[PDB]
Context: bound to proteins that are not shown
RNA sequence: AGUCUACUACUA
RNA sequence: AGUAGUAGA
Numbered sequence: 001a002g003u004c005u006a007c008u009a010c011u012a
Numbered sequence: 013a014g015u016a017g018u019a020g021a
Base pairs, nucleotide, nucleotide: 003021004020005019006018007017008016009015010014011013
Other pairs, nucleotide, nucleotide, family: none
């Protein structure tokens, strides 16, 4: 260890 | 909304 596209969980 | 995980480009 980015940008989008999301999905799933979990938390105030 | 925040985190974790995953997949794509």